[PDB]
Formats: sequence, C1' cells, structure tokens
RNA sequence: GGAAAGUGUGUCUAGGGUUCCGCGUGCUUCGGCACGGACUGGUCCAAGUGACACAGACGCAUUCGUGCGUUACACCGGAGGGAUAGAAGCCCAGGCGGGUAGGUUUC
Repeated sequence: GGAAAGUGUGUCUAGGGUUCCGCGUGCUUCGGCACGGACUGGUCCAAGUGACACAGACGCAUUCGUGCGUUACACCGGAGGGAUAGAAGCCCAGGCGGGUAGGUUUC
C1' cells in the first nucleotide's frame, strides 16, 4: 500500500569517508616529499522507519501571563544516480518493487 502527503531547526548516536589535524609506511639532498581509511580517533558528513530539546500544528484549562497534554503507522527487497576531498542509514527517496497491516491527515 486508490491518490497526494506524513513540517521545520538545533544538538547527538548508530553509521560514513579521508580536505586538514593526529598517527603509520616508503624514499630520503635528513632541508622534506609520496603514498596509506583492508588507520581507533580530532575537523567533516549523518538517519522518515534512532535519541533528546525547541518551535510549528492541534486539544484542554486560564487570573490572559501562562500552565498542562497530543503530534499517529511505518515489515521487508533490488537496482541506478547526486555532494563536498570522499563515502554513507545523507540527498533523489515514506521514490521503485513486494506484502496476510488497518494506525494520522486531506480529497
């Protein structure tokens, strides 16, 4: 899973690569290069189906300044593409495909 959807921002983790740092190797005019992510890590990126916080939305109360609550469902499987240096549970993408499910909206 008739269709279209399924908010944003911040901070994190799983996870990801290797521009710089750190570390390893090689060559050394021992001045310093060249490789290395089958290198834990700092910088960097990061989940719809992971976390936390705030807002947004909605409901209730109200002394009108706020207080409190809600914000659903989400099992799987391929293939291709994109970014930044480069990957990725990032982005295309809740896409495509499969499905015994009945769980939020709108039409």

Source information:
Solved structure of RNA (PRPP Riboswitch) from Syntrophothermus lipocalidus DSM 12680, 107 nucleotides shown. The 2018 paper behind the entry is "ykkC riboswitches employ an add-on helix to adjust specificity for polyanionic ligands". Released in 2018, the model rests on X-ray crystallography data to a resolution of 2.9 angstroms. Entry title: PRPP Riboswitch bound to PRPP, ligand-free structure. An Rfam search finds the family "Guanidine-I riboswitch aptamer" in it.